Method: electron microscopy, resolution 3.2 A. The entry became public in 2023. An RNA structure, together with DNA, in which 354 nucleotides are resolved. It comes from the structure "RNA polymerase II elongation complex containing 60 bp upstream DNA loop, stalled at SHL(-1) of the nucleosome".
Context: bound to proteins that are not shown
RNA sequence: GUCUUGGGUG
DNA sequence: ATCAGAATCCCGGTGCCGAGGCCGCTCAATTGGTCGTAGACAGCTCTAGCACCGCTTAAACGCACGTACGCGCTGTCCCCCGCGTTTTAACCGCCAAGGGGATTACACCCAAGACACCAGGCACGAGACAGAAAAAAACAACGAAAACGGCCACCACCCAAACACACCAAACACAAGA
DNA sequence: CTTTGTGTTTGGTGTGTTTGGGTGGTGGCCGTTTTCGTTGTTTTTTTCTGTCTCGTGCCTGG
DNA sequence: AATCCCCTTGGCGGTTAAAACGCGGGGGACAGCGCGTACGTGCGTTTAAGCGGTGCTAGAGCTGTCTACGACCAATTGAGCGGCCTCGGCACCGGGATTCTGAT
Numbered sequence: 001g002u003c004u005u006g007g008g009u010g
Numbered sequence: 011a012t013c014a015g016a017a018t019c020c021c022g023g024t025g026c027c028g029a030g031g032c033c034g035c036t037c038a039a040t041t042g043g044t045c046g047t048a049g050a051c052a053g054c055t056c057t058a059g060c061a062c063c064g065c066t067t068a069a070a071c072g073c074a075c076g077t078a079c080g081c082g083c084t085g086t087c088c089c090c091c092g093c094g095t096t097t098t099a100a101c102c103g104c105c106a107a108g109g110g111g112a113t114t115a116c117a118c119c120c121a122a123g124a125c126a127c128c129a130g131g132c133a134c135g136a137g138a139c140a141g142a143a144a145a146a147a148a149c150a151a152c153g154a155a156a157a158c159g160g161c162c163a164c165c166a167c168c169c170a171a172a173c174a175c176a177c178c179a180a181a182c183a184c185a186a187g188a
Numbered sequence: 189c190t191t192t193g194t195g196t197t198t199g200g201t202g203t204g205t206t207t208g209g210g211t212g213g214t215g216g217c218c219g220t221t222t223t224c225g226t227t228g229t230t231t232t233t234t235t236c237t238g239t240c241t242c243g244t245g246c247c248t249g250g
Numbered sequence: 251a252a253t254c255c256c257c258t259t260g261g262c263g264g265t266t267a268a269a270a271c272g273c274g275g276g277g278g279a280c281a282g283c284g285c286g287t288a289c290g291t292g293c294g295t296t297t298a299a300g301c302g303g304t305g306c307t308a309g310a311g312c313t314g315t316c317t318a319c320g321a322c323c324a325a326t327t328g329a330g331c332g333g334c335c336t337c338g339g340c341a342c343c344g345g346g347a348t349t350c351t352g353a354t
Base pairs, nucleotide, nucleotide: 002124003123004122005121006120007119008118009117010116011354012353013352014351015350016349017348018347019346020345021344022343023342024341025340026339027338028337029336030335031334032333033332034331035330036329037328038327039326040325041324042323043322044321045320046319047318048317049316050315051314052313053312054311055310056309057308058307059306060305061304062303063302064301065300066299067298068297069296070295071294072293073292074291075290076289077288078287079286080285081284082283083282084281085280086279087278088277089276090275091274092273093272094271095270096269097268098267099266100265101264102263103262104261105260106259107258108257109256110255111254112253130247131246132245133244135242136241137240142235143234144233145232146231147230148229149228150227151226152225153224154223155222158219159218160217162215163214164213168209169208170207171206172205173204175202177200178199179198180197181196182195184193
Other pairs, nucleotide, nucleotide, family: 055311cWW127249tWS145233cWW156222cWW161216cWS165212cWS183194cWW185193cWS188189cWW
C1' cells in the first nucleotide's frame, strides 16, 4: 500500500 | 342545317440522358517480297440445237340455249361495343410481435485472504503425397502406292400401253304414286 | 303439287391379246477408295517441390 | 426482481395501374325471296400441234499452251476500338385553340 469476501453501527 | 361537349393539335418549358465528340492503346489493315497453280486464250470437233415440210385429226373455235348460281332487296335476332362497375396484381407503409441492456439509500466501524502456475503453440526441425511441373506414346490428321468398285456398252426378257370385248355403275325423266 | 322404277343412254371399269420399249444381268476399262508411312499432340504417368505430422527450446493458456 | 427503452422483422391496408362483368344497344351476318344473265353442255366447222422425216449448222465440251494474280510469309503503323466528357431535342407536362360527333 491494493482488491474482494464476511460480520456490524446510526 | 345547328350547337354542346370531349378528343386532338398546337404553344411555353425543361432538364436530362444518351449520342456526338475526344483522348489514349494496338492489333488488324497495309507494304514489300516470293512461289505456283488455277486462271486466261486459241483451236478441233461433232453433238445437239435449229430451219423447213408432208400427213393426220382431235383439240380448238364459233354458235343455241336455258337454268342455276351470282347479285339486289328485305326481315331478324343476336353478337360484339362503349362505358360504368367492380376486379385483380403490385409497390409501398406503418404498427404490432418479439428480444438485447440498465438501474436498485446514505454515512461510519471491524476482521480475513491473496497479491496466477503450468501446459500446448511459434520456430525451427526433419519425411510424403499432394499442389504442381516435365515427358512420351498411342491419339488425330496427311503424303504415296494398289487394285477393286464405279460408269458406259451391250444386251434380252418382262412389264406397260393400245385395241377391243362384255359388264357394270349411274343419271334425267315418263310414268306411277300420297 | 312431286317420288320413285325404270326406259334409255352413256361413261367407268374388269378381261384378253398383240406389240413394243424402257430397262436388267454381264463385261471389261479406269480413277476412285483403301492401306502403309509420316507429323503434330496431350494427357497421363512420373517427378520435384512445400502443407501436414510428430519429437524439442521457451512462454503465454485456464 | 418488475418496468421502460430502443432495435429487428413480419403482417393487413392504402394507392396505382391495368383488366373481366354487365347492361343497354345498335347494326350486321344470315336466311329468304326474287330477278338477271353467264356459261356448261352440246353441235357444227376448222386448223395447227404432233409424227415423222430431211437437211443445215453454232458453239460448248474438250484439249492444249502460256502465265500472272493470288496464297503465303515477314515487317510496318494509324485509324479502329475502348473508356470518358458535354450539351441540346424532345417526352412529358401545363394550358388554349381546332375539330369531329352526335342528338336535335

About this RNA
The entry also models zinc and magnesium ions. The sample was in a buffer at pH 7.5. Keywords: Transcription-DNA-RNA COMPLEX, RNAPII.